[PDB]
Context: one part of a larger RNA, bound to proteins that are not shown
RNA sequence: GGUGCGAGCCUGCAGUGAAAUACCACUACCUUCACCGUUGUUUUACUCAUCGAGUUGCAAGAGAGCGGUGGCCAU
RNA sequence: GCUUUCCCCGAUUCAUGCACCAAGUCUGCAGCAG
RNA sequence: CUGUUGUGGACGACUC
RNA sequence: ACGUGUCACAGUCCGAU
RNA sequence: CAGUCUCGAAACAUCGAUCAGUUGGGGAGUUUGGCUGGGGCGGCACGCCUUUUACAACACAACGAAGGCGUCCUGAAGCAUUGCUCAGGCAGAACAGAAAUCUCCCAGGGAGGAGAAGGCCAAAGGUGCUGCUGAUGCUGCGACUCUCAGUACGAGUCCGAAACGUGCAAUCGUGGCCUAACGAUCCUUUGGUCAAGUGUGCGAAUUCUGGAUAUCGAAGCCAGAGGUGUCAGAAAAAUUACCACAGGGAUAACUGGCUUGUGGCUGCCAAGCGUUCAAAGCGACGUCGCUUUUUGAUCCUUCGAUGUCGGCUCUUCCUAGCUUCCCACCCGCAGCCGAGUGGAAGAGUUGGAUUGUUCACCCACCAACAGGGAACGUGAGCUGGGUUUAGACCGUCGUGAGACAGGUUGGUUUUACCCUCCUGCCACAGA
RNA sequence: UGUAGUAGCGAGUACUCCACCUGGAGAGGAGUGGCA
RNA sequence: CCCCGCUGUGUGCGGUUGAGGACUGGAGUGGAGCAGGUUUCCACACCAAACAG
RNA sequence: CGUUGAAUGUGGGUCAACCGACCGUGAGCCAAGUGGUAAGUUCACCGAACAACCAAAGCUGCCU
RNA sequence: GGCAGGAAUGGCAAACAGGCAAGUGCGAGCAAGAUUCUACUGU
Repeated sequence: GGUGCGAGCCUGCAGUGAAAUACCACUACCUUCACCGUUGUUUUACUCAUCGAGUUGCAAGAGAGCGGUGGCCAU
Repeated sequence: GCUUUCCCCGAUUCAUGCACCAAGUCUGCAGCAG
Repeated sequence: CUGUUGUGGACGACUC
Repeated sequence: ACGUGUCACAGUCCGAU
Repeated sequence: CAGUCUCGAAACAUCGAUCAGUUGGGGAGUUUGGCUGGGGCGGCACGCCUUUUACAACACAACGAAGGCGUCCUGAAGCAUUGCUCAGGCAGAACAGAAAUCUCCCAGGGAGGAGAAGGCCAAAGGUGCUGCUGAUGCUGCGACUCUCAGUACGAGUCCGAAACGUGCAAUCGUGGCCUAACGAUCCUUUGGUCAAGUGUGCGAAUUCUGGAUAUCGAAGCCAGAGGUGUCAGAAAAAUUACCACAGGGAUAACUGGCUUGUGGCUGCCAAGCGUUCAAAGCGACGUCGCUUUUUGAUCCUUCGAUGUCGGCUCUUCCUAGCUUCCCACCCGCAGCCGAGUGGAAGAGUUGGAUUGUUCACCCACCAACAGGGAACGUGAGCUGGGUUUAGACCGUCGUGAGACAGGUUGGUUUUACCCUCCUGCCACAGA
Repeated sequence: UGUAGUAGCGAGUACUCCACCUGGAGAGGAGUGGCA
Repeated sequence: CCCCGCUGUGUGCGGUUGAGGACUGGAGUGGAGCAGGUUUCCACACCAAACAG
Repeated sequence: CGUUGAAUGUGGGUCAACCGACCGUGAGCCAAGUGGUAAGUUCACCGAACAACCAAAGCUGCCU
Repeated sequence: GGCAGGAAUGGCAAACAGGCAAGUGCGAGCAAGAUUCUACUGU
C1' cells in the first nucleotide's frame, strides 16, 4: 500500500536543449537462459531391413555343473 | 583342512600309421526254461 | 524274481 | 515357469508380465 | 513365450532407379563461305564514298590507279539573329629575336567549314558573341529522287499543318554546306495503346470464348532499340600420301599453239682501246632486229587418260660452220702459232671418273672432240636411277591426325596376230 | 560379222617294230592298156 | 567280169598282246586310308549324238 | 584322236560280337533352375577347382 | 508302406585322345567286298 476531498517523484512551450518522453509503451537494429514444441546435424547403443564373406548353412549364444593355476581363501 | 568372490582354462604336437555306422552302465517288452 | 533267445529305450553325448 | 502328459506338440491344474 | 546357418557391417553403406552439377573425341551427327589470270598462301576488288580509267547526254569493266568509311559533334562541330573577314605578306612598336602581342596597308579566298577526295561558299552554308533545341513537322501521315526489277533498306528533295527557336521583319530552322558514315522475318526489350488519373460533369472503351472480377499474368496493334560487316541478313574447325563419287579441258601439272619480258643469236652508229691510227682485232654510251633454243606469260586443244625425266639404241634434218676443202680474202700475217671474214652442211665430232641427272666439272685422245631439232624424236624399243601412291626413319612445323621444291630407304611398267610405213618374199596382171 | 582357218594347242626326257582287232587303215572309185 | 600288164599311195587313226628303248626311282607316277567326291568301282554293249583342246 | 575312257546305255556290286561311329569325357554347348527385356532371341549363367535367388538325393539292403 | 543309408538337375560333344576281344591261307571260290564271305585256328 493506489486517488474521484489533498500531499510528490529524470516535467516541459524554463538549459528551443539529440527533435526530452511525468504517460501507458497495437516494434527494432541489438543479446543473454529459463517455458513449449518441431526440425536438422553430430557423437553413441542396438537389430529387424540391407550389404559382404564362409559353409556340403556340421557342433551358434547364454547359463549350469564338474575338474583344475590359483586367489588380495590361511598349513 | 571345507566353505565362498568371480576371472582363466577345458583330453589330440619325436613319427606320411589307425580312427565312422558305440562300447560299457541301467532298463522295458516278447518267447522259452523256470 | 532268475537264466536264455529276440527286439527296443535312457545316460553315455548338460540345459535351453 | 513347473510338475503330469511319450523324446514332440497339445492337453488339465498349478505359477503368472 | 520362444523361433536369426555362421562372422562382420548396419540403418550407414552396395548394386541398380529417378533427377541435378561435373567430366567426357571413348562415341555420334554435321559444318569447315565466296571472289580469285588453276587452287592454296596473300589480299578484299564481298556493303559503301571521292578523284581517275571514262572516250563532252546517261552509261562504261579489270586482284586497273590514289585514297577514305563502320567514326565524331548539345551552354555543339546543330539552328537563328547579328557583327566581322580569312591564308599569307610589306611596314612599324620596350624587353621581343625568324617566331609572343599590338597598329596600318595589300590580299578571290592562296583560309575555314570534324575527316578522304571533289564541288560549293565572303557585309558568307567561315567565324566571335548571344539566344536556343526544327537533332523524328502529333498519325498505322504524302509525292518523289539516287539505287533499281523502276522492289525493299538506306540516303535525300519537296510539300500540308500543330507546337517552337531566332529575328523589326521577310524569312530561315525537323541535324551536320553537299556527295560515305550502315541493317529483314522470327525473338526480346522499352515507350505508347489499354488500364488508371484528371475529369469541379457525364461518356468515348484491344483480347485471354460458358458469364464476370483482379496496376495478377499473358497476348495483340503502333513507334523505337538489341544484328546479322559473307553488310537482301545459315548457327560452323582441321586432315587424307588410306581414300572415293559426279563432273570439268569452264581449270593447273607433260607435249603442242600465240607472245618473247628473260635467255640465246646477230645488226647500225662511233667515245674510246689498239705504241701513231675509230674498225687488224674489239665497241662504251645509244639503238634496229632474229629465233624458240631457257625461263616466263597465257590457258587455245586434250581430265569417258596423247604413258609424265634422264640414259641406251637407231635414223634423219637445221646451220647460228668446230675439223676437213677453196693451201680462199684480210691482219697490229717475216716463219711458227694464230685473229677475223666469205663460200660450203659431204664425211666426221671420241674414251672415261663423280652425279638419276640435262647441265656441270675434271682426266686423256684427237684434224675436231660445234651448237641444235624431230610430241623438250625415240617406254606395245629397253631401263626404271629419278620424280610421283600405299611401308618406314630423321629434321623442322602442327595440340593432333598429318604437312614439307628438306633429306633417306624399299617399292607390280601390261597387249600387236588388225591397217599402214619400213624390211625382205612371191604371184597374178586378169579390171 | 570381220579379225581368222589367224594367235595358238611348246613344263612334267620317248618313242619304235611286227601281229591281231576294222566298213576301210600295207591305204585308189568305177587308176590305166589289153579284156570281154 | 576273170585274167595278164603298167601306174599311184600322205613317214599314216584308235586299241591291245609280244620284241626293243626309256621314265617313276621308296619324301614314288607304288600300296592304304581322312576331308571332299558320291557309283566315278565291275562287266557288257557302244563312240558316228555330243564330251575327252 | 576316238575299235579307247571317269563318256553314253544296260545290268551288277559294298556281308563285322573282333575294323570304326555308337560309350562317356576334353575344350565348348544345350535344356533345367533361376534372372534380364516393351518382347522373341543366334537374351545371361554351365559353376563336382569354380554359381545361384536352389524342396532336382525316385536309388540301394532287409522286412512285405 | 517301415526302417537304414544316399549334398551337389539331365544330357550333348573327338571316326586322331580314353575305350572287351582275330589271325593265316590275303584263299573255297569274286569281273568287282573282305581283319566283314570262306576253310581252318582262336579271342
Solved structure of RNA (LSU rRNA chain 8, nucleotides 2968 to 3584; LSU rRNA chain 5, nucleotides 1828 to 1987; LSU rRNA chain 6, nucleotides 1991 to 2033) from Euglena gracilis, 769 nucleotides shown. An Rfam search finds the family "Eukaryotic large subunit ribosomal RNA" in it. Its Rfam clan is "LSU clan". The sample was in a buffer at pH 7.6. Entry title: Cryo-EM structure of the highly atypical cytoplasmic ribosome of Euglena gracilis. The organism belongs to Euglena, within Eukaryota. Primary citation: Matzov et al., Nucleic Acids Res. (2020), "Cryo-EM structure of the highly atypical cytoplasmic ribosome of Euglena gracilis". It was solved by cryo-EM to 3.15 angstrom.